[PDB]
Context: bound to proteins that are not shown
Parts: sequence; C1' cells; structure tokens
RNA sequence: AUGGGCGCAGUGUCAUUGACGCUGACGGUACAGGC
RNA sequence: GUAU
Repeated sequence: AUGGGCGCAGUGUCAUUGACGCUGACGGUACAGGC
Repeated sequence: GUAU
C1' cells in the first nucleotide's frame, strides 16, 4: 500500500428485533501478502 | 521462485 467474508460490536433504508453494506471506542490481541 |  491492498481488503476478503464473517467472527458481531453502532446502526441508515423498507415490508423496519428480517435483508445490503457503511459504520460501531467489535465478535478481531484474528486473517489475507505480486504473477 | 521473486533482492522493486
């Protein structure tokens, strides 16, 4: 320099205690490391 | 493998 999908920590939208991320002074004292 |  790069950020993946989930460890859930505040949540913005709607049919709002359900779903997409951002975001949370977080589950993370983690993980990813040119072709 | 890399000696950016």

Shown are 39 nucleotides from a PDB entry: RNA (HIV-1 RRE) with a sequence from Human immunodeficiency virus 1. The depositors describe the entry as "Cryo-EM structure of the HIV-1 nuclear export complex". The entry has 4 different proteins, among them Exportin-1, Rev HIV-1 and GTP-binding nuclear protein Ran. Keywords: HIV Karyopherin Rev Crm1, RNA BINDING PROTEIN-RNA complex. It holds a match to the Rfam family "HIV Rev response element". It is annotated as a cis-regulatory element. A reference for the family is Le et al. (2002), "RNA molecules with structure dependent functions are uniquely folded", Nucleic Acids Res. Gene Ontology terms of the family: nucleus, protein binding and nuclear transport. Rfam describes the family as follows. The Rev response element (RRE) is encoded within the HIV-env gene. Rev is an essential regulatory protein of HIV that binds an internal loop of the RRE leading, encouraging further Rev-RRE binding. This RNP complex is critical for mRNA export and hence for expression of the HIV structural proteins.